This is an experimental structure of RNA with a sequence from Paenibacillus, with 69 nucleotides shown. The PDB entry is titled "Crystal structure of 2'-dG riboswitch". The organism belongs to Paenibacillaceae, within Bacteria.
Formats: sequence, structure tokens, C1' cells
RNA sequence: GAUUCGUAUAUCCUUAAUGAUAUGGUUUAAGGGCAAUACAUAGAAACCACAAAUUUCUUACUGCGAAUU
Repeated sequence: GAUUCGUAUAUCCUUAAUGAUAUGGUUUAAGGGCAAUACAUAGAAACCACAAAUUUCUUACUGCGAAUU
């Protein structure tokens, strides 16, 4: 070096825009998460009965470590 499992990071968080309305909840950027890379996607709960507001679980990346070859 490689297989299997734990930790940093929590598919997180403060924004601004965008944009839709239970058969919907989008799309995007800035700052942070101590340097960089990732913060996709998919699946499943719950909630908002008209208006912008979402919450929860599982799932990836990458660095460190342990068991294993």
C1' cells in the first nucleotide's frame, strides 16, 4: 500500500437572493465550521390547509486512528 470498523464534519450553521405551495417545500452564492478538498445524490419520517417557513433519520468525500492482509 489494500479489506473491515471508529473520530474531524453534524450532508451542519449565520446570511443574501431565487422560487413553489400537501401531486409543493426549488435553485445559487458569501461568511463559518481553524489550511485545502467535501458538504452531492438517493431513500424514509414529520410538518406548514395558503404564506413563506421547514425539522428529523439513513446514505457519500477527505484527513487521523484501530482491527485485518
About this RNA
Released in 2025, the model rests on X-ray diffraction data to a resolution of 3.01 angstroms. Primary citation: Ren et al., Nucleic Acids Res. (2025), "A general strategy for engineering GU base pairs to facilitate RNA crystallization".